[PDB]
Context: one part of a larger RNA, bound to proteins that are not shown
RNA sequence: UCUCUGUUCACGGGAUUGAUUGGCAUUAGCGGCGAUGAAGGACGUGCAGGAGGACGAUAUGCGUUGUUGUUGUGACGGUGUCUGAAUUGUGUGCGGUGUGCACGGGGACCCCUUGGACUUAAGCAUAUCAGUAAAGGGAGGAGAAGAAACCAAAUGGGAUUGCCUGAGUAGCGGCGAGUGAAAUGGCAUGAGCCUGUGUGGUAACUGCGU
RNA sequence: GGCGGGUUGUGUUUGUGGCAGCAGCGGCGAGUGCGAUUGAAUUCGGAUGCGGAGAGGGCGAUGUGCCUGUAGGCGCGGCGGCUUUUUUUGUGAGUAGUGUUGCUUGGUAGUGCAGCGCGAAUGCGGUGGUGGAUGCACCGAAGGCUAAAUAUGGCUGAUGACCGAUAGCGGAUAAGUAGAGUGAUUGAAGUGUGAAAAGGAGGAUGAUGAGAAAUGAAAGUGAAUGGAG
Numbered sequence: 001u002c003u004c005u006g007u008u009c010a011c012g013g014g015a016u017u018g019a020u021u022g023g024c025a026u027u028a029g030c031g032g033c034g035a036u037g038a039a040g041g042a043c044g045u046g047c048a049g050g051a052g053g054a055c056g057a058u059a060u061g062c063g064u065u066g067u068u069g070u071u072g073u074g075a076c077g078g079u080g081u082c083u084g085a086a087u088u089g090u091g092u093g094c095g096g097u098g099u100g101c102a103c104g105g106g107g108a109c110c111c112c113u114u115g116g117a118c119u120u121a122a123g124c125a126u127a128u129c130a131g132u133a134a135a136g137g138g139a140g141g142a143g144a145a146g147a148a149a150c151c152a153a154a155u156g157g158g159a160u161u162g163c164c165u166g167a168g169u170a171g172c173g174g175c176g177a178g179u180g181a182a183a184u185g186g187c188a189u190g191a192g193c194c195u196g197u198g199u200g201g202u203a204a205c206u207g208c209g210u
Numbered sequence: 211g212g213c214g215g216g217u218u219g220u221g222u223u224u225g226u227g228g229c230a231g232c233a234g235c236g237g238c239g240a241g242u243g244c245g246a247u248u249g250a251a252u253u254c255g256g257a258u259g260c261g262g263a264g265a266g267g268g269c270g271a272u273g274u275g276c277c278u279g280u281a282g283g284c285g286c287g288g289c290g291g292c293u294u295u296u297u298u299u300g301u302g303a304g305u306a307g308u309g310u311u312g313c314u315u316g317g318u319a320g321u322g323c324a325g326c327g328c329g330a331a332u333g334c335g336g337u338g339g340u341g342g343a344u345g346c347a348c349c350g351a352a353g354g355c356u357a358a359a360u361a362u363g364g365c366u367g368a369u370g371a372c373c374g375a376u377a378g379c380g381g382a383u384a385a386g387u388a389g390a391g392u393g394a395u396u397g398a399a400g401u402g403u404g405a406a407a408a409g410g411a412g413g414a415u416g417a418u419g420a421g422a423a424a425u426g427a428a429a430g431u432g433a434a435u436g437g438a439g
Base pairs, nucleotide, nucleotide: 002439003438004437005436006435007434008433009432010431011430017424019401022373023372024370025369026368027367028366029365030364031362033104040083041082042081043056044055045054053060062077063076064075065074066073067072089103090102091101092100093099094098109140110138111137112136113135120127124174150157151156161188162187163186164185171179172178192355193354194353195302204220206214207213208212227293228292229291231289232288234286235285236284238282242257244255245254246253258275259274260264266278267277268276307328308327309326310325311324312323313322334350335349336348337347338346389396390395
Other pairs, nucleotide, nucleotide, family: 012429tHS013428tHS014426tWS014427tHS015426tHS016425cWW018402cWH020374tHS020375tWH022378tSS023378tSS031363tHS034085tWS035087cWH037085tHS038086tHH038104tSS039084tHS044059tWS045059cSS046049tWS046060cSS051384cSS068070cWS108141cWW108362cSS109361cSS114134tWW115131tWS115133tHS116132tWH117130tHH118129tHS119128cWW121176cSS125126cSS127177tWS131132cHS140142cSS141361tWS142360tWH145160cSS146159cSS147191cWS147192tHS147356tWH148158tHS149335tSS150348tHS152154cWS152347tWS153338tWS159358tWW160359tWW165184cWW166183tHS167182tHH168169cHS168180tHS169181tWH170180tHS173176tHS173177tHS189358cSS191356tWS191357tWS196301tWS200219cWW203219tHS205215cWW205220cSS210211cWS230290cWH233287cWH237283cWH239263tWS239281tHS240260cSS240263tWS243256cWH247251tWH248250tHS248271tWS249270tSS250270tSS262281cSS263280cWS265279tHS269273tWH300301cWS303331tHH304305cHS305330tWH305352cSS306329tHS314321cWW315317tHS320323cHH340341cHS373377cSS375382tWS377382tWH380385tSS385399tHH386387cHS386397tWS387398tWH388397tHS391393tHS391394tHS403407tWH403423cSS404406tHS404408tHS404421cWS405420tHH406419cWS406421tHH407422tWW408418cSS408423tWW418422tWH419421tHS419423tHS
C1' cells in the first nucleotide's frame, strides 16, 4: 500500500420542516348556439419574433363612452381570409313565380324506440342482474303528467307532482335464491278551461295589399 | 274603397297607463406621534384618537388609526310578471270489446301493451284485487290545452373539522402539451437567489449583502489522521 473499523472536513442524492394566483366538495342562482352561415378545422397578421396567448386583409387590433399620461386600461358596438350542415342542394307550405320553413352542434337531467352479457342461485336451463348498460330518434330551462267511464264500503272522501308513515307488509317465486305495491292518515304546493250541431230581415269571418 | 280563401261552414279589438318585483353600473366613505432592539419591525415601553367601520388582503417580520377595502348613505341604466272579458245549445267508431299468438306487471284464472282475425249499443254504456249470475253502490272512455311544489353535466356567486407537489383533477409551468400507433385510439415528467440586481457563472485575486443565498436526511464515495488484521 490493500482489507475491516473510529474521528473530522468535502462530495452524491433530494427525504424532512415551512410556504402556495392550483385542486376537491357542499349550497344559492342561471342554463343564454345555427341558412341574419354555428361548433370544429386549415393558413395567415408585430419595424426588429420562435412557442403560448391574443387577433382576421379594418389581422400582435378599429369606433363610441368612462377613467387616465400610462408597457395604459374598463364597459359596450363594428369587422371577421379559405373551409365546415356547406347548399347555385334535397324535401315541403302559401302563392301562382314570388316568398317562407326543415337540415348541423350539444345531449348531465326529460320523452319515445330497441335491447345485452358478466354476475347471484356455492353446479345449471325458468328465475336473478334488468327493461338496467351500450345503440338510435325527438324536446326544454326544466320535461312528462293533469281536472274521475276514480277510490271505496263511512255520518264517506274528491285533478296532477314531491316527502314521511303504511312496510320489507298484501302478494309473486325450480313457494328456491330472491323480489315487492297501493288506499287511508300527516305535510309541501294549490287553478282551472277550449272545442266538432252560432245569424237567415242577406259571412255577422279572416291571410295579403292600399 | 280591392285580390286569395270560405256555405263539403269562417267567426282573432286594445297598454308610450298602471301596479308589484329582479339584476347591473358609478361615485363619496372616520381616525397618529415619540423611545429602545433589528439588515428591516406589525415585537417591547410611554402617550393620543375613531368606531352603524376591530371582515379579509398587501406593505423589508407577529397590525384598530401606513394603503386597499369594510359599515352605511347617495346617483344612474336595463329587463320582466300581473293588469282591458257582447247571450250561445246538444255529439267523440274499424273505436270499445272479444278468440288466438308473443311480451310485460306484486296483480295471483289480463296488471298493462301489441300483431292477425271477428267486430257493438242509444232511457244506453263502463267499473267494484278468484271464473260466472243476479241485486245495490259509484262513475261517462275512444278530440284539445294547462302555472306551482320535483330532477340535473356545465357556468357564475358564497362557503369548508377537505389535499398541500409520489397528495389534490391526467394537468399549481408554452398539458389533452412533448411523445407512441396504418387506424379506431393512447398519453407523461418537471414549483422556490434576494427585502432590493445591489452579481456572479475556467481557475486564482476580489466586490456587494443581515446571509453567497431556501433547508439539505439515508444509501454510497474521496482526503487526512488514530487502531486492528
Molecule: 5.8S-23S ribosomal RNA, nucleotides 4 to 444
Organism: Encephalitozoon cuniculi GB-M1